[PDB]
Context: bound to proteins that are not shown
RNA sequence: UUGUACAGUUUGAGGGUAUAUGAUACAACCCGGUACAGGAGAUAACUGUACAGG
Numbered sequence: 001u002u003g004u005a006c007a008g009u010u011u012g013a014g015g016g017u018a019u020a021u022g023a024u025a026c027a028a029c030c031c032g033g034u035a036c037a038g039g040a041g042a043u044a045a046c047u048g049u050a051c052a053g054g
Base pairs, nucleotide, nucleotide: 002052003051004050006048010045011044
Other pairs, nucleotide, nucleotide, family: 009046cWW012043cWW032033tSS034035cWH041042cWS047048tHS053054cSS
C1' cells in the first nucleotide's frame, strides 16, 4: 500500500427569495402594513482526525 468514516480555503452546483408603494445621471438600500414555528446551511482536490493492520 490495506476497511472506514470529517477540522480551516476556492470554484461548480443547492434551501431561501413570503410579508412593499414610491427609487436610482453613468452620484443614493428607505413608511414593509402580514407569512407561522418549535424549528437552527448538502455535495469533489487542497495533507489535520479516531478506530482496525500485521
Overview:
An RNA with a sequence from Homo sapiens: 54 nucleotides with solved positions. The 2024 paper behind the entry is "Structural basis for activity switching in polymerases determining the fate of let-7 pre-miRNAs". It comes from the structure "Human terminal uridylyltransferase 7 (TUT7/ZCCHC6) bound with pre-let7g miRNA and Lin28A - complex 2". The organism belongs to Homo, within Eukaryota. Released in 2024, the model rests on electron microscopy data to a resolution of 3.65 A. The entry also contains Terminal uridylyltransferase 7 and Protein lin-28 homolog A, not shown here. The reconstruction used 226,379 particles. The entry is indexed under Polymerase, uridylation, RNA maturation and turnover control, RNA BINDING PROTEIN.